[PDB]
Order: sequence, then C1' cells, then structure tokens
RNA sequence: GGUGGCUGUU
RNA sequence: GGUGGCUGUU
Repeated sequence: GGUGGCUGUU
Repeated sequence: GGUGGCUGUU
C1' cells in the first nucleotide's frame, strides 16, 4: 500500500 | 459515502 473491524471528523 | 487514526489480515 490492498482489505476488514472499530473509531476521530465531516 | 468523503477523509484521517488504531488495529486484525495480507
């Protein structure tokens, strides 16, 4: 970096 | 959904 979960913000 | 954070996975 891909992707999921949770999460800040919107 | 946009955009970040932590993290499972890779």
Shown are 20 nucleotides from a PDB entry: RNA with a sequence from Endothia gyrosa. The 2015 paper behind the entry is "Structures and Energetics of Four Adjacent GU Pairs That Stabilize an RNA Helix". Method: X-ray diffraction, resolution 1.32 A. The entry became public in 2015. Crystals were grown from: 15 mg/mL RNA, 26.2% (v/v) 2-methyl-2,4-pentanediol (MPD), 0.04 M lithium chloride, 0.03 M cobalt hexamine chloride, 0.04 M sodium cacodylate, pH 5.5.